Solved structure of RNA from Saccharolobus solfataricus, together with DNA, 61 nucleotides shown. It comes from the structure "Post-targeting aCascade Type IA CRISPR-Cas Surveillance Complexes". Released in 2025, the model rests on cryo-electron microscopy data to a resolution of 3.2 A. Keywords: aCascade Cascade CRISPR CRISPR-Cas Cas Cas5 Cas7 crRNA TypeI-A, DNA-RNA HYBRID, RNA BINDING PROTEIN-RNA-DNA complex. The sample was in a buffer at pH 8.
Context: bound to proteins that are not shown
RNA sequence: AUUGAAAGUUCUGUUUCGAAGAAAACCCGCCUCAGAUU
DNA sequence: ATCTGGGGCGGGTTTTCCTCGAA
Numbered sequence: 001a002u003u004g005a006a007a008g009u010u011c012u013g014u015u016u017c018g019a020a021g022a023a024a025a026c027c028c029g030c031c032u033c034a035g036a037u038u
Numbered sequence: 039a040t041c042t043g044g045g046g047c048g049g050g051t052t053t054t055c056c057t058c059g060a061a
Stems, first nucleotide, its partner, number of pairs: 015061005021055005027049005033043005
């Protein structure tokens, strides 16, 4: 100590079950580190 | 240990499906 003083809208509950990104494909066809030194 | 050369080219992905049901 006031249109103040005095009070819970709180309790109970699964988003759970199932389904292969799988199959095919060559980096490969060419080149010398060479010529001089007691 | 004195030189010189130090890469070129074609290709660089195609398909099939793209959520069902109960509350």